[PDB]
Context: one part of a larger RNA
RNA sequence: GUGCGCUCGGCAUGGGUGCAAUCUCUAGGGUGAAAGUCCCGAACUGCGAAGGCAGAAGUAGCAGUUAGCUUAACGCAAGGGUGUCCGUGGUGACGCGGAAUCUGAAGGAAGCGGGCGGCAAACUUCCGGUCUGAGGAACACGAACUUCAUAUAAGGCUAGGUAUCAUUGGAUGAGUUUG
RNA sequence: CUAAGACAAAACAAAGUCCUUUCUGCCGAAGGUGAUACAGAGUAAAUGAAGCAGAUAGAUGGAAGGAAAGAUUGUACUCUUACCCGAG
Repeated sequence: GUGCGCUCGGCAUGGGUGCAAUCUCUAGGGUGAAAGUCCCGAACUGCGAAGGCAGAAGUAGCAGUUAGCUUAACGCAAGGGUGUCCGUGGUGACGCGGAAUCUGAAGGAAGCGGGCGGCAAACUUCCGGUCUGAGGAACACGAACUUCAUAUAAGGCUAGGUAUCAUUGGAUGAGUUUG
Repeated sequence: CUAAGACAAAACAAAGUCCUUUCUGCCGAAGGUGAUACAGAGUAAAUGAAGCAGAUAGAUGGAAGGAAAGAUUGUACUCUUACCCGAG
RNA backbone atom coordinates (compact mmCIF):
# COMPACT_ATOMS: atom_id res chain seq x y z
C1' G A 1 0.00 0.00 0.00
C1' U A 2 -5.64 -3.59 -2.89
C1' G A 3 -14.04 0.02 0.20
C1' C A 4 -14.45 -2.93 5.74
C1' G A 5 -10.67 -6.08 7.50
C1' C A 6 -8.08 -5.25 15.59
C1' U A 7 -9.55 -7.07 20.93
C1' C A 8 -13.77 -8.19 24.39
C1' G A 9 -19.01 -8.89 25.14
C1' G A 10 -24.30 -9.68 23.22
C1' C A 11 -27.87 -11.72 19.88
C1' A A 12 -30.18 -16.22 15.59
C1' U A 13 -33.67 -14.25 11.18
C1' G A 14 -28.24 -19.74 10.29
C1' G A 15 -27.49 -25.11 11.40
C1' G A 16 -29.07 -29.51 14.20
C1' U A 17 -32.21 -32.72 17.85
C1' G A 18 -37.04 -34.31 20.19
C1' C A 19 -42.12 -34.01 20.30
C1' A A 20 -47.23 -32.26 18.71
C1' A A 21 -50.67 -31.12 14.83
C1' U A 22 -51.61 -30.68 9.59
C1' C A 23 -50.45 -31.69 4.44
C1' U A 24 -48.36 -34.71 0.58
C1' C A 25 -47.67 -36.03 -7.23
C1' U A 26 -53.79 -32.21 -12.30
C1' A A 27 -59.11 -32.71 -11.15
C1' G A 28 -60.61 -37.34 -9.99
C1' G A 29 -61.19 -43.03 -9.51
C1' G A 30 -59.33 -47.84 -8.06
C1' U A 31 -56.26 -51.99 -5.33
C1' G A 32 -55.92 -53.10 -0.72
C1' A A 33 -56.92 -53.88 6.47
C1' A A 34 -53.79 -49.78 5.79
C1' A A 35 -52.09 -45.17 -0.28
C1' G A 36 -47.49 -40.12 0.59
C1' U A 37 -45.75 -45.11 -1.99
C1' C A 38 -49.11 -49.36 -6.15
C1' C A 39 -52.56 -48.78 -10.56
C1' C A 40 -55.81 -45.95 -13.85
C1' G A 41 -56.51 -40.99 -15.26
C1' A A 42 -59.69 -36.88 -18.25
C1' A A 43 -58.71 -31.54 -18.78
C1' C A 44 -55.25 -27.03 -19.36
C1' U A 45 -50.38 -25.09 -20.64
C1' G A 46 -45.42 -25.96 -23.05
C1' C A 47 -42.20 -29.07 -26.36
C1' G A 48 -43.00 -32.02 -30.29
C1' A A 49 -41.73 -36.46 -34.49
C1' A A 50 -38.78 -39.96 -38.27
C1' G A 51 -34.37 -38.51 -46.77
C1' G A 52 -33.02 -32.92 -46.75
C1' C A 53 -34.39 -27.21 -46.58
C1' A A 54 -38.57 -23.98 -45.35
C1' G A 55 -43.89 -23.13 -44.17
C1' A A 56 -48.50 -25.36 -41.77
C1' A A 57 -50.51 -27.92 -38.14
C1' G A 58 -50.62 -28.87 -32.91
C1' U A 59 -51.24 -36.19 -33.70
C1' A A 60 -48.24 -40.28 -31.12
C1' G A 61 -44.95 -39.42 -27.05
C1' C A 62 -42.83 -36.36 -22.67
C1' A A 63 -42.95 -32.42 -18.76
C1' G A 64 -45.52 -29.09 -15.42
C1' U A 65 -49.90 -27.82 -12.71
C1' U A 66 -47.53 -32.32 -5.05
C1' A A 67 -47.08 -31.16 -0.04
C1' G A 68 -43.07 -27.22 -0.47
C1' C A 69 -37.98 -24.99 -1.07
C1' U A 70 -34.92 -21.56 -3.53
C1' U A 71 -33.78 -17.56 -6.73
C1' A A 72 -31.35 -13.93 -12.14
C1' A A 73 -32.48 -9.50 -14.41
C1' C A 74 -34.76 -5.39 -11.74
C1' G A 75 -36.47 -1.95 -7.75
C1' C A 76 -35.79 0.08 -2.72
C1' A A 77 -32.15 0.76 0.68
C1' A A 78 -29.41 1.43 6.76
C1' G A 79 -24.43 2.34 5.94
C1' G A 80 -19.36 3.90 3.57
C1' G A 81 -15.71 7.03 0.51
C1' U A 82 -14.70 11.67 -2.09
C1' G A 83 -14.25 16.87 -2.97
C1' U A 84 -10.49 23.85 -5.58
C1' C A 85 -18.66 22.47 -3.44
C1' C A 86 -22.17 25.20 0.25
C1' G A 87 -23.38 26.72 5.49
C1' U A 88 -22.21 26.36 11.03
C1' G A 89 -18.79 25.92 15.88
C1' G A 90 -13.97 26.31 16.89
C1' U A 91 -7.26 30.17 18.43
C1' G A 92 -6.14 25.71 15.98
C1' A A 93 -5.60 20.69 14.54
C1' C A 94 -10.75 19.19 13.39
C1' G A 95 -16.07 18.58 14.66
C1' C A 96 -21.59 19.07 12.64
C1' G A 97 -25.23 19.64 8.77
C1' G A 98 -26.40 19.83 3.57
C1' A A 99 -26.00 19.46 -2.01
C1' A A 100 -23.52 16.52 -5.77
C1' U A 101 -20.99 12.03 -7.11
C1' C A 102 -19.42 6.98 -6.44
C1' U A 103 -20.69 2.76 -3.74
C1' G A 104 -23.68 -0.69 -0.74
C1' A A 105 -19.03 -5.82 -1.78
C1' A A 106 -17.51 -13.53 -2.46
C1' G A 107 -17.12 -13.50 4.44
C1' G A 108 -24.27 -10.50 9.98
C1' A A 109 -28.83 -3.68 7.97
C1' A A 110 -27.73 -12.25 9.89
C1' G A 111 -30.77 -6.06 4.34
C1' C A 112 -36.16 -5.88 2.08
C1' G A 113 -39.20 -6.72 -2.41
C1' G A 114 -39.24 -9.77 -7.41
C1' G A 115 -38.69 -14.66 -9.63
C1' C A 116 -36.89 -15.63 -15.76
C1' G A 117 -35.26 -20.21 -13.98
C1' G A 118 -33.77 -24.45 -10.66
C1' C A 119 -35.11 -28.19 -7.12
C1' A A 120 -38.25 -31.37 -4.35
C1' A A 121 -39.22 -38.75 -0.88
C1' A A 122 -36.25 -44.50 2.94
C1' C A 123 -32.94 -47.97 1.11
C1' U A 124 -30.32 -51.73 -2.34
C1' U A 125 -27.92 -53.14 -7.05
C1' C A 126 -26.22 -51.78 -11.97
C1' C A 127 -24.84 -48.05 -16.07
C1' G A 128 -22.51 -42.58 -17.55
C1' G A 129 -20.29 -37.88 -16.76
C1' U A 130 -17.33 -34.48 -13.67
C1' C A 131 -13.91 -33.75 -9.61
C1' U A 132 -10.03 -35.30 -5.93
C1' G A 133 -5.40 -38.10 -4.12
C1' A A 134 -0.61 -30.44 -2.96
C1' G A 135 2.77 -27.28 -4.64
C1' G A 136 6.76 -27.33 -8.08
C1' A A 137 8.23 -27.33 -17.14
C1' A A 138 5.30 -30.86 -13.15
C1' C A 139 13.04 -32.46 -10.27
C1' A A 140 14.80 -31.39 -5.53
C1' C A 141 12.29 -30.23 -1.22
C1' G A 142 7.93 -31.92 1.14
C1' A A 143 2.93 -35.17 5.73
C1' A A 144 1.12 -34.99 0.98
C1' C A 145 -1.11 -41.66 -5.28
C1' U A 146 1.73 -44.91 -9.36
C1' U A 147 4.14 -45.18 -14.31
C1' C A 148 5.27 -42.53 -18.65
C1' A A 149 5.37 -38.06 -22.38
C1' U A 150 6.03 -32.81 -22.90
C1' A A 151 8.95 -25.82 -24.85
C1' U A 152 12.81 -24.66 -32.19
C1' A A 153 6.72 -26.75 -28.20
C1' A A 154 3.79 -32.77 -26.36
C1' G A 155 -1.20 -31.61 -26.48
C1' G A 156 -5.77 -29.03 -27.46
C1' C A 157 -8.35 -25.74 -30.60
C1' U A 158 -9.46 -22.89 -35.46
C1' A A 159 -9.71 -22.86 -41.84
C1' G A 160 -9.12 -26.38 -45.15
C1' G A 161 -8.08 -31.34 -47.53
C1' U A 162 -7.79 -36.90 -48.26
C1' A A 163 -9.34 -42.13 -47.17
C1' U A 164 -11.94 -46.47 -44.06
C1' C A 165 -16.28 -46.54 -41.51
C1' A A 166 -20.66 -45.64 -38.58
C1' U A 167 -25.13 -43.21 -37.93
C1' U A 168 -29.14 -40.24 -39.67
C1' G A 169 -36.52 -38.00 -36.55
C1' G A 170 -38.47 -36.17 -32.15
C1' A A 171 -38.56 -35.89 -26.59
C1' U A 172 -35.55 -36.31 -22.09
C1' G A 173 -30.21 -35.42 -20.87
C1' A A 174 -25.19 -34.27 -16.95
C1' G A 175 -21.09 -32.92 -19.60
C1' U A 176 -17.29 -30.96 -23.23
C1' U A 177 -15.56 -27.06 -26.32
C1' U A 178 -15.26 -22.57 -28.91
C1' G A 179 -17.25 -17.27 -28.36
C1' C B 1 -22.82 -12.57 -17.94
C1' U B 2 -19.60 -10.82 -13.88
C1' A B 3 -14.59 -10.89 -12.54
C1' A B 4 -15.23 -14.77 -15.31
C1' G B 5 -15.16 -17.24 -18.68
C1' A B 6 -18.84 -19.31 -12.91
C1' C B 7 -23.33 -17.96 -14.82
C1' A B 8 -25.47 -16.98 -20.04
C1' A B 9 -25.67 -18.04 -25.09
C1' A B 10 -23.80 -21.10 -29.46
C1' A B 11 -22.33 -25.85 -31.35
C1' C B 12 -21.81 -30.96 -30.08
C1' A B 13 -23.37 -35.00 -26.50
C1' A B 14 -22.12 -40.18 -22.92
C1' A B 15 -25.42 -44.22 -20.17
C1' G B 16 -29.92 -45.36 -21.03
C1' U B 17 -35.86 -44.76 -21.63
C1' C B 18 -40.37 -43.36 -24.84
C1' C B 19 -42.85 -42.59 -29.47
C1' U B 20 -43.73 -44.98 -36.91
C1' U B 21 -49.13 -38.41 -37.10
C1' U B 22 -50.90 -35.53 -41.01
C1' C B 23 -51.13 -30.68 -45.16
C1' U B 24 -48.14 -28.18 -48.94
C1' G B 25 -43.87 -26.18 -51.89
C1' C B 26 -39.67 -27.42 -54.02
C1' C B 27 -34.34 -29.99 -53.35
C1' G B 28 -34.31 -34.66 -54.07
C1' A B 29 -28.77 -41.46 -55.74
C1' A B 30 -27.95 -37.48 -51.93
C1' G B 31 -27.00 -34.07 -47.65
C1' G B 32 -25.91 -33.53 -42.21
C1' U B 33 -23.09 -35.42 -38.02
C1' G B 34 -19.61 -38.31 -35.14
C1' A B 35 -15.33 -41.41 -34.56
C1' U B 36 -10.72 -43.37 -36.38
C1' A B 37 -6.03 -42.26 -39.29
C1' C B 38 -2.88 -39.31 -42.84
C1' A B 39 0.25 -34.61 -44.55
C1' G B 40 0.50 -29.38 -43.86
C1' A B 41 -1.10 -24.05 -42.21
C1' G B 42 -2.40 -20.82 -37.86
C1' U B 43 -2.61 -20.36 -32.61
C1' A B 44 1.27 -20.92 -26.30
C1' A B 45 0.69 -16.18 -19.19
C1' A B 46 1.75 -25.89 -20.02
C1' U B 47 0.15 -29.79 -19.00
C1' G B 48 -1.40 -34.55 -21.32
C1' A B 49 -2.15 -40.22 -21.45
C1' A B 50 -2.97 -44.69 -18.76
C1' G B 51 -3.85 -47.36 -13.84
C1' C B 52 -5.82 -47.70 -8.89
C1' A B 53 -8.83 -45.89 -5.04
C1' G B 54 -12.32 -42.41 -3.39
C1' A B 55 -16.24 -37.87 -3.67
C1' U B 56 -20.59 -36.39 -6.18
C1' A B 57 -27.97 -32.86 -1.84
C1' G B 58 -25.52 -27.45 -8.18
C1' A B 59 -31.08 -32.69 -4.21
C1' U B 60 -24.99 -34.57 -11.10
C1' G B 61 -27.61 -37.84 -15.96
C1' G B 62 -30.12 -42.80 -16.30
C1' A B 63 -32.31 -48.07 -15.82
C1' A B 64 -34.56 -51.76 -12.37
C1' G B 65 -36.51 -53.35 -7.39
C1' G B 66 -38.86 -51.07 -3.36
C1' A B 67 -46.88 -50.22 1.74
C1' A B 68 -40.52 -46.46 1.64
C1' A B 69 -40.88 -41.36 3.52
C1' G B 70 -41.12 -36.13 2.74
C1' A B 71 -42.92 -31.00 3.81
C1' U B 72 -44.83 -26.89 6.76
C1' U B 73 -46.05 -24.87 11.31
C1' G B 74 -45.51 -24.79 16.72
C1' U B 75 -42.67 -25.97 20.90
C1' A B 76 -38.48 -27.07 23.85
C1' C B 77 -33.27 -28.10 23.96
C1' U B 78 -28.85 -27.07 21.59
C1' C B 79 -24.21 -25.28 18.44
C1' U B 80 -21.99 -21.49 15.65
C1' U B 81 -21.14 -16.70 12.63
C1' A B 82 -15.84 -10.96 9.41
C1' C B 83 -19.73 -5.51 7.02
C1' C B 84 -25.74 -6.07 13.08
C1' C B 85 -25.61 -4.02 18.51
C1' G B 86 -22.48 -2.38 23.03
C1' A B 87 -17.53 -1.34 24.95
C1' G B 88 -12.28 -0.60 24.68
An RNA structure from Anoxybacillus pushchinoensis, in which 267 nucleotides are resolved. Keywords: ORF-less Group IIC intron, ribozymes, RNA. An Rfam search finds the family "Group II catalytic intron D1-D4-3" in it. Rfam describes the family as follows. Group II introns are found in rRNA, tRNA and mRNA of organelles in fungi, plants and protists, and also in mRNA in bacteria. The literature on the family includes a 2001 paper in Trends Genet by Bonen and Vogel, "The ins and outs of group II introns". The reconstruction used 166,165 particles. The PDB entry is titled "The Anoxybacillus pushchinoensis ORF-less Group IIC Intron HYER1 with 10-nt TRS at symmetric apo state". It was solved by electron microscopy to 3.41 angstroms. Primary citation: Liu et al., Science (2024), "Hydrolytic endonucleolytic ribozyme (HYER) is programmable for sequence-specific DNA cleavage". NCBI's taxonomy places the organism under Bacteria, Bacillati, Bacilli, Caryophanales, Anoxybacillus.